[PDB]
RNA sequence: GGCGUGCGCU
RNA sequence: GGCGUGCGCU
Numbered sequence: 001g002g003c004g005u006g007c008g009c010u
Numbered sequence: 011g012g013c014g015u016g017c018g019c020u
Stems, first nucleotide, its partner, number of pairs: 001020010
């Protein structure tokens, strides 16, 4: 980076 | 959707 799973702000 | 961040796989 890609995929998946969370979190924060908006 | 946008901006970031953790974890798993790669």
An RNA structure, in which 20 nucleotides are resolved. The structure was determined by X-ray diffraction at 2.1 A resolution and released in 2006. Ions in the entry include magnesium. Keywords: G-U base pair, RNA duplex, RNA.